This is an experimental structure of RNA (12S mitochondrial rRNA; fMet-tRNAMet) from Homo sapiens, with 1025 nucleotides shown. The 2024 paper behind the entry is "GTPBP8 plays a role in mitoribosome formation in human mitochondria". The entry also models magnesium, potassium and zinc ions. The entry is indexed under Mitochondria, GTPBP8, RIBOSOME. The reconstruction used 36,448 particles. The entry has 31 different proteins, among them Coiled-coil-helix-coiled-coil-helix domain-containing protein 1 and Aurora kinase A-interacting protein.

[PDB]
Context: bound to proteins that are not shown
RNA sequence: AAUAGGUUUGGUCCUAGCCUUUCUAUUAGCUCUUAGUAAGAUUACACAUGCAAGCAUCCCCGUUCCAGUGAGUUCACCCUCUAAAUCACCACGAUCAAAAGGGACAAGCAUCAAGCACGCAGCAAUGCAGCUCAAAACGCUUAGCCUAGCCACACCCCCACGGGAAACAGCAGUGAUUAACCUUUAGCAAUAAACGAAAGUUUAACUAAGCUAUACUAACCCCAGGGUUGGUCAAUUUCGUGCCAGCCACCGCGGUCACACGAUUAACCCAAGUCAAUAGAAGCCGGCGUAAAGAGUGUUUUAGAUCACCCCCUCCCCAAUAAAGCUAAAACUCACCUGAGUUGUAAAAAACUCCAGUUGACACAAAAUAGACUACGAAAGUGGCUUUAACAUAUCUGAACACACAAUAGCUAAGACCCAAACUGGGAUUAGAUACCCCACUAUGCUUAGCCCUAAACCUCAACAGUUAAAUCAACAAAACUGCUCGCCAGAACACUACGAGCCACAGCUUAAAACUCAAAGGACCUGGCGGUGCUUCAUAUCCCUCUAGAGGAGCCUGUUCUGUAAUCGAUAAACCCCGAUCAACCUCACCACCUCUUGCUCAGCCUAUAUACCGCCAUCUUCAGCAAACCCUGAUGAAGGCUACAAAGUAAGCGCAAGUACCCACGUAAAGACGUUAGGUCAAGGUGUAGCCCAUGAGGUGGCAAGAAAUGGGCUACAUUUUCUACCCCAGAAAACUACGAUAGCCCUUAUGAAACUUAAGGGUCGAAGGUGGAUUUAGCAGUAAACUGAGAGUAGAGUGCUUAGUUGAACAGGGCCCUGAAGCGCGUACACACCGCCCGUCACCCUCCUCAAGUAUACUUCAAAGGACAUUUAACUAAAACCCCUACGCAUUUAUAUAGAGGAGACAAGUCGUAACAUGGUAAGUGUACUGGAAAGUGCACUUGGACGAACC
RNA sequence: AGUAAGGUCAGCUAAAUAAGCUAUCGGGCC
RNA sequence: AUACCCCGAAAAUGUUGGUUAUACCCUUCCCGUACUACCA
Repeated sequence: AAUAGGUUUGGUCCUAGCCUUUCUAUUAGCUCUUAGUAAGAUUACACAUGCAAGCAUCCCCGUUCCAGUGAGUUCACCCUCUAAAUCACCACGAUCAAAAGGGACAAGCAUCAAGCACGCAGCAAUGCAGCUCAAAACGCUUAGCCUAGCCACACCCCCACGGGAAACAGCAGUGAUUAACCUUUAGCAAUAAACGAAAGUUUAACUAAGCUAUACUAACCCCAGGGUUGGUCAAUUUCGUGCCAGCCACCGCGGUCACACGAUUAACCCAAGUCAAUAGAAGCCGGCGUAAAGAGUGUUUUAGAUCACCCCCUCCCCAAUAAAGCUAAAACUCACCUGAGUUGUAAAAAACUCCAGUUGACACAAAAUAGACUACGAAAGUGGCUUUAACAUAUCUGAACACACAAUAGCUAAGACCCAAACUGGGAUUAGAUACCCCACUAUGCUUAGCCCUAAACCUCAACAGUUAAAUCAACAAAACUGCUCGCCAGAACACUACGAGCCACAGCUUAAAACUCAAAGGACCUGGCGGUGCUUCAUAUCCCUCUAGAGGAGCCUGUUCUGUAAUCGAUAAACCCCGAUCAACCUCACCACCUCUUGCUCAGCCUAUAUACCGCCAUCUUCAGCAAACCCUGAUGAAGGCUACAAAGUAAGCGCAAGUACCCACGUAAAGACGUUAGGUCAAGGUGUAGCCCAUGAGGUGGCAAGAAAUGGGCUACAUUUUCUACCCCAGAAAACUACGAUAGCCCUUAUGAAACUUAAGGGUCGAAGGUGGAUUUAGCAGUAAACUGAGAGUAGAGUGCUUAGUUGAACAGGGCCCUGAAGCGCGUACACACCGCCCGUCACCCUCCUCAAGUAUACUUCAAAGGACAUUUAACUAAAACCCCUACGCAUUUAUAUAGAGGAGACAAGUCGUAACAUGGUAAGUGUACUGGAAAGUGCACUUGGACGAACC
Repeated sequence: AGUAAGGUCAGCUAAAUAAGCUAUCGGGCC
Repeated sequence: AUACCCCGAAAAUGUUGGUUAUACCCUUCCCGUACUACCA
């Protein structure tokens, strides 16, 4: 490839490959009623047996046919000429048809590009130097073909004297081999052939039968199977399994609700078949800015074109090229004078100190401004001055390779040397730093002479001629087309590779495959997220600084994590951590150990699993401002998108904000706070879907644990003099560092509650520790706030340094900025989309798959003769005959392929390790070419590209 | 065994004030 | 969040004394270093 379809993505479009649906032929599996017809080894491997060619009055003829096979393979067709043969025969011409001559005639590979004597003339001698070929010579591989059929072979050596050696590619049949598997029938009755004058004879040709779902036709009372059932693609009930087992042509399924697996049920399609594997049938008028393609430039050839006559319009000059000469600015060096330092930078170190500054002298280096120009040249490339030479063509096109050029880098040789500068050395950074930053210096850049021959050689947009109309046009970019020609390209990767060839190139360049592997890759857009992204403007308790009190330091209280114990659960970055608990001595209680009960308080029960099935109640962004139905328009009717007020396509109910309300008003504080996000939290509030337990995963009783080496969060109290104690509630007196400040801890007693208290709480007594103001960092708060002080309440029998709440006294900073945290607006970029905790690149591994190189050797195959050189006229002859027999090759040659030691690539899969090369300005923009370097991605130098940016009025 | 020179924290280096940097441990930062 | 990074804590002068601010001096003993004796 068709009336097409499915599959790339987060998504859209484009392109493109793979597959699906159709029709045949083998083979496989499961299955199979008959009748008639057709067709019918896998294999140029080896073949037991039997038959297959006879006829006929002896000679002859025939067995050279038919039949068979497919090894090899341009002998098959037409014309010319002309043998044999048939037409009884001589003759005739016809017919048929070989050899010879001329012409024509498969596929793939050009990585087979040169062959090697392939030509002509001439009576001859012989002379000349040609002939074929990129319009495919020579060569290699493959194959029977152009089917009323033909060609070719006939065990092998093309052949068949000769040799090997002992022949079914005749029918039937066998062995081996292969996925491949017909009877060791009959008859010459028909036709054909052979022989014969003929009647006739013969024939495994043939005819008529046998076997076999290979195929077609027809049929059948009984008798149907096979494969499917997620989509493409017609059509599934219920179990079981639980990423296991297994399935698919493609995409994909399966992790406890599986229309995909397996069984079962039903159904769908075809049907004596079904349809798994395989093969084949349908493939060129389309493209080349970015998808695979204009191969760095120009010229020409053979040739092709119609853009060549007519017929017409940018000669010359600006930065072509080559050679010779010149020099303005800067630099180096030297000298004088002076100074004591100079270099380096985000900031340092090293380095230098015959260093630095002024002045003067002084280049084989490199060429500000002009240039806002846009020129020259084939391109590369070319921008200081002068001079000489000088810039092809009166049609176009025209080459990886011919001819000639070709940046940078690089080689070889000889010179030069201001500066720069791979490598290297030193200094620093760093977890490391073979890098970025600093210093020094070399190859190199320069000249001369040769070579090399590459580029993101890209204005990625071929040369010439022409058009601006029509369908403008996938997208983006640099609007879309026409004619003509050349070149190139047909999924990705392997692969700027391997082999081969060629080359002054020897780690090179050019040209350039396949196998294995995948079902995508890719190009261009959209949205969103992100950005060590830009601009601008901001943050008022906020990002940072700034104000105030705190945290981390000590002790205690309390929670958590580890550890421990026979001995719960849950929360657990922000958004867990005095969280559920406004609360655990028993109870609560779910935990552990022991004992016990069995229709069990319950028309049972379960604090069993799953919060990734859920309701319910919440957290969070929300200290937000969105959210959205229903319409409309734009974009060519793509995903998508939707504003400008001197208005340009938006209108909008509803939800939210807002407004209202509460509290002491208009303020402020509460409350409220959508849609969504994080499969956020909770099955242990309760309820509940699903799966599970039912003498136990249920229920009850007794006893019991819930600790502390350690670490951590939050809080309380303190370290005192703005304090301590007392009186008072603000005019006081004492205290005051080893009898001070400071424990709510420890120890002892009592009391309260309670059935039960070392145990809970309160109080008293004893005791008198650390601590002396807290590292890194960090929290809250804008006013009646923070800070400090005091009281009440919920809940309990009792129990908190906790929570909720009322009130008192009562501050400071408030201003200046843009890295950081974060936001908004307009932008940019993007290989992310499980969305930066993203994506992704290399080194080093088992296993698996393919390929290449390669030492030595071995085997096998191919080619040769498509060649040359020796050699001899005898007997016979009143019809006539006899006689004849040549020698040399083949090799340590040669061709191709295989096998093997060893070495090394690529791919798939996908661990780990060291990193983070790339994608954002990817944290040193990326990349090409070349060179050096390095564990590795890579880094550096030189030139080049944009497939980077520079924010786009001035200021 | 002798002879010489010697002895640091797990290593190392200074000081004799016993400190500094790694290794180890915990906390912080994310 | 894990690294890096930033903070803290731990960690003693091998040992015996004498000796001195102190062990860096002296000495005891221990271990290793260098060399040699020496041994199947």